[PDB]
Context: one part of a larger RNA, bound to proteins that are not shown
RNA sequence: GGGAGUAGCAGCGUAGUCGGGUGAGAAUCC
RNA sequence: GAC
RNA sequence: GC
RNA sequence: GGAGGGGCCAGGGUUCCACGGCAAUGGUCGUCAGC
RNA sequence: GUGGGUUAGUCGGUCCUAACCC
RNA sequence: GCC
RNA sequence: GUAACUCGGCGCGGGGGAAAGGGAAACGGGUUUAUAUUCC
RNA sequence: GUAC
RNA sequence: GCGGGGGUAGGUGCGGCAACGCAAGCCCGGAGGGUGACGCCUCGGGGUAGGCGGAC
RNA sequence: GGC
RNA sequence: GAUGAGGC
RNA sequence: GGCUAAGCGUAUAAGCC
RNA sequence: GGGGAGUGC
RNA sequence: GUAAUGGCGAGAAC
RNA sequence: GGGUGAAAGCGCGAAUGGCCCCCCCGUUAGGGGGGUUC
RNA sequence: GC
RNA sequence: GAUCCCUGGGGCCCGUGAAAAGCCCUC
RNA sequence: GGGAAUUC
RNA sequence: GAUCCCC
RNA sequence: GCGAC
RNA sequence: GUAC
RNA sequence: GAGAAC
RNA sequence: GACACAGGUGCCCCUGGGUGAGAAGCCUAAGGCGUGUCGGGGGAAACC
RNA sequence: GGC
RNA sequence: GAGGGAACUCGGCAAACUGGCCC
RNA sequence: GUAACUUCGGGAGAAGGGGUGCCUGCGGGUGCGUAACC
RNA sequence: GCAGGUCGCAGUGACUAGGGGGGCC
RNA sequence: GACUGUUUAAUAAAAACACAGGUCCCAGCUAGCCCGAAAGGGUUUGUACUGGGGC
RNA sequence: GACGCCUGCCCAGUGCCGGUAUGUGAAGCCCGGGUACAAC
RNA sequence: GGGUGAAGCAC
RNA sequence: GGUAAACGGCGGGGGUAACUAUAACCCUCUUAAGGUAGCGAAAUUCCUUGUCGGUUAAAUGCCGACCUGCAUGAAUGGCGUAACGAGGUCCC
RNA sequence: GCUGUCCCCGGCCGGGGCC
RNA sequence: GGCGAAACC
Numbered sequence: 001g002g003g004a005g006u007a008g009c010a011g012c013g014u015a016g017u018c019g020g021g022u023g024a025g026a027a028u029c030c
Numbered sequence: 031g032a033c
Numbered sequence: 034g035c
Numbered sequence: 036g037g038a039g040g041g042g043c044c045a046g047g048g049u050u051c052c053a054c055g056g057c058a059a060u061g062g063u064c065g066u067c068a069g070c
Numbered sequence: 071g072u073g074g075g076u077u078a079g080u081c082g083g084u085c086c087u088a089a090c091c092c
Numbered sequence: 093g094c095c
Numbered sequence: 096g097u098a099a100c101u102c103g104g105c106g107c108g109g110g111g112g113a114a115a116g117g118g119a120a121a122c123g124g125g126u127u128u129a130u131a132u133u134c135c
Numbered sequence: 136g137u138a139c
Numbered sequence: 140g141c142g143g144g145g146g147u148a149g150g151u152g153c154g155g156c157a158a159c160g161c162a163a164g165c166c167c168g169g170a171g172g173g174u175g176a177c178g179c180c181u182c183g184g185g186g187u188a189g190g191c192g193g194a195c
Numbered sequence: 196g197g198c
Numbered sequence: 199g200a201u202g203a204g205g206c
Numbered sequence: 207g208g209c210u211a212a213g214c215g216u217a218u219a220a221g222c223c
Numbered sequence: 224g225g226g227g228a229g230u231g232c
Numbered sequence: 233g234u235a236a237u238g239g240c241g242a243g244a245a246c
Numbered sequence: 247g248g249g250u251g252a253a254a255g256c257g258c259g260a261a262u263g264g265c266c267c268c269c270c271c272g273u274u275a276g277g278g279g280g281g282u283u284c
Numbered sequence: 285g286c
Numbered sequence: 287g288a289u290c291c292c293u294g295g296g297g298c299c300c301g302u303g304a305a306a307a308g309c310c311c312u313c
Numbered sequence: 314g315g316g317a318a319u320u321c
Numbered sequence: 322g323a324u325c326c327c328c
Numbered sequence: 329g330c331g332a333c
Numbered sequence: 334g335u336a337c
Numbered sequence: 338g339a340g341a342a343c
Numbered sequence: 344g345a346c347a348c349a350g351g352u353g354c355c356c357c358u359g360g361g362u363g364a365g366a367a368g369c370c371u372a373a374g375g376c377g378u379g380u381c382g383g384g385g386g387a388a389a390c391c
Numbered sequence: 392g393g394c
Numbered sequence: 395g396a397g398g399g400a401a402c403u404c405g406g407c408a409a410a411c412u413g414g415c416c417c
Numbered sequence: 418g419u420a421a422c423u424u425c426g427g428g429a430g431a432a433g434g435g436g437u438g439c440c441u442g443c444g445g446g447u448g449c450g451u452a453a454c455c
Numbered sequence: 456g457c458a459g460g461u462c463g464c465a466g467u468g469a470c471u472a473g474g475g476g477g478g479c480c
Numbered sequence: 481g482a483c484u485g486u487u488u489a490a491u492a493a494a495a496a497c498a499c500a501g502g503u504c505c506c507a508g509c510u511a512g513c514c515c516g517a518a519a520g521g522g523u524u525u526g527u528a529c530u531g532g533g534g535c
Numbered sequence: 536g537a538c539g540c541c542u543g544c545c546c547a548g549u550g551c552c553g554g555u556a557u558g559u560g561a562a563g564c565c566c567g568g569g570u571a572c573a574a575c
Numbered sequence: 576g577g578g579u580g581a582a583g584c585a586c
Numbered sequence: 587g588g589u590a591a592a593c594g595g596c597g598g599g600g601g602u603a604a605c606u607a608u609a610a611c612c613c614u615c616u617u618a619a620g621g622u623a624g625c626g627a628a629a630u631u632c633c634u635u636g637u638c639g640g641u642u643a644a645a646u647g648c649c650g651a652c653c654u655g656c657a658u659g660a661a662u663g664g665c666g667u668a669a670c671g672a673g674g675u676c677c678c
Numbered sequence: 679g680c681u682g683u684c685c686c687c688g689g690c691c692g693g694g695g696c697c
Numbered sequence: 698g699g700c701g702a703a704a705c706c
Stems, first nucleotide, its partner, number of pairs: 001706002008700002016033003020030002034376002040357003047337001050336001051074004056070001060068002079139002081334001083333001085117002090111003093107002095104001096102001121137001124135002140330002143328004150321001152161003165316003169313006178298009190286002193284002195208001197206002209263001213258004221250003225246001231240002264282007299303001343351001359371004381698001383697002390694002392691003395687001397685002401683001406680001414437004422427001424537001438461006445455003462466001475678006481670001485497002502535006512523004538666004543596003548593002550589003554586001557585003563579004568575001598615004624658001625655001636652006
C1' cells in the first nucleotide's frame, strides 16, 4: 500500500434547552 | 441568568 | 435533571 | 446525596496561582484545559 | 509561553523502646 | 567491635 | 569456623529501629490570585 | 486579641 | 522549657478523732511506690454534638 | 428582622 | 403567599 | 438568621475511704 | 467517725 | 439493695 | 454525719468579634442604625 | 419543652 | 439524643491480651 | 545518705 | 530560700 | 530575656 | 516538611 | 488525594 | 496498571429531613456535577 | 437490557 | 401475553410462585 | 397452628390458616404532663 | 389495645420483601 | 462429608484439604527429631498433663 | 477423622525391634614362607 | 598361606 | 524370638440331611489363615436395561428386596446417624 | 404451586444497527 | 457532520 474514510467514539450514572456575552470562528467557553 |  |  | 459530598496518609513532584495563547495533546470542536 | 507561590517554641520528624537489624 |  | 572472604555463628560490649505505639506546651478573628494552629 |  | 530580678511560704507554721485541707525550705547522689500501661463480650448511670415542636 |  | 391560612 | 475557642477559677456522680 | 443487727433486714 | 449478679458480727440498716 | 474523686455546666475571655436586616449618599468611590432573646 |  | 466523651457493674479463656523514655510522691 | 544557711 | 504571686 | 535544623 |  | 493529578 | 484504563490502592475517618427496625430501598435539604465528555435525523426497517 |  | 401448564431439555437452565408485620 | 426424626439442643419462620388502608372517638404502660415512645 | 363509619379489582397498594414438601448417596 | 472453615490468582469450590475426638511410635534432657563445611544452632525463657513422628 | 454400636483370623513374605553360642566377615595386629630389606 | 577379627549378613 | 489402630493377606478342592429339589448344620486334604459382625448390581457388578415389588399410559431412571459379591468388609476403619451444604440424584 | 421452557409465537419500551 | 485505526492480504 489494499482492508478504509470502514470498525470504534452505545451497554456499568442515557442531559440538556432558552435568552445574553467574548470571539475571525461557538452543540462543546462564560 | 432561568428552567 | 444526576 | 452512608457518596460522584467533607478531611486527609502513602504515591506523584509543580500538576498549585495570575496573565497571554491554540502549531501539537484532549476519542469530535474548542476562544476552554491537569496543554 | 511569561511571571509568581509553601513563613511554626506549640502541628509532625527530632526523644523512648517493641518485633528486628548493624 | 571482640571471639 | 572457613583455604579465604563482602561468607555462617553462640557469648560480651556499643548502636540503630514506629511521620497511625509511648511522648512538654495555642486556640478564636482577619489577611493573599495562590500560605497559613506558621503571616497581622 | 487572648494563652501555655 | 531554660536562665535572671523583686517579694513570700517555709529552714523556725497550722485546722481536723479521722479520711483529709493546706503555698508548707534549697542543692547533689541513691532506693521504693504510683502513672505511663494495655484482651474480648455484655449492661446501667452522667454528659455533649446534632435533631424536633412552641413563643417573640 | 427578612423572603 | 391574597400584602389569606401557611412555609422557609 | 437569632452565634460564641483555647486558657483561667469553680462541683458533684460512680468508685473508694 | 458514730452505730451495734437474725420470727432478719 | 440492683437492670442483673449481690452485701452483712471478718460489722448490715441508719 | 462527712473526705477524695471525671466528662460537663457556669463566670471572664466577649462583642469592640461573626450573622441577619434597615436607611442616606450611587458618575466611580462610601457612610450610619437596629437587633442578635427564651 | 422534648 | 448519639457509633461522640466520662464513669462503674457483670461474664470468658487448655487463648492472659507489650517495653522503655518521661512525669508525680515518699524515704 | 551527703552539702551550705542565721543582722542568714 | 521555693512546686506560691509580679516582671 | 532567650527558644536552633 | 508545610503549594496541590 | 482519585470513574482525568497514584 | 503503556492511557484523561468501568480494575486496584483508600471508602482510610465523618454524615440533615420523610417513610421506615435500620448506615436498607425511594424522595428530598446542604455541598457537587451536567467531563462516568463526540453530536444531529428518524414510526428510519431486518437483526442483536 | 426490560414490560 | 388468551387456552393448556414442563408436553421443552442431558437436566424446570432462565424466568415465574412466595415475600414485611400481628394472631 | 405446626409432622417424621432426634445427639433433647434442634427440626422450626416445618407445613397450613386468618388479618393489614384512610377517617371519627375511647381505654392502657412508663411519665409531673393534654411532652415523647409504645 | 378497643369500638364505630367508609372507598377501591387490589391497603407489607410504590420501595423493601423466604417458594414448599418427601426419598437416596 | 459430622459441623463453622480452606483449595488449583487466570476453564475444576467438590465427595478433595483442615478440624475437634481415637489410637500407635521415639525420648529422663549432654535425651528424641532436625539445619549445617565447621563453628554453632531450631524445638528451648521448654521437661512426659511435655517435645517430636504416623495414620 | 464429630457422635452411637463395634474393630474378627493370620508373624510364612517385606519392614522394624531384641538376642546372637556358632559360620562368614575389611583394615590393623600375630605366625610361617619369600625378599642381604620390601613388594608378594 | 594361615590365626584373631567389630558392625552387617546367616540363625 | 516379639511385633499387624506396621506394609499387606484373609483361596481352593473331595464330599454329606425325610424326593428325582437346590444349598450344607457336619467331616477330609490344601498354604501362614482362609473374610467374623456388618453391608451388597454399591460412586465398587463385566454379563446388565440381573430378577421381583412400588413410582408412569409407556421407566437403560430413582426407591425397597434377593445374593449368582467378575473384583465389599472392619482405624488405607465397618455399619448407622440428628443438625449442616451455591455437593450429586429421584419424586410431588 | 408457578410460570412464554414448550404448543406458537405476537406486541411495546431504552441502546446499537441505518442516514 | 467530525476524529479515525487494526486482524488479514
Molecule: 23S rRNA, nucleotides 1405 to 2142
Organism: Pyrococcus furiosus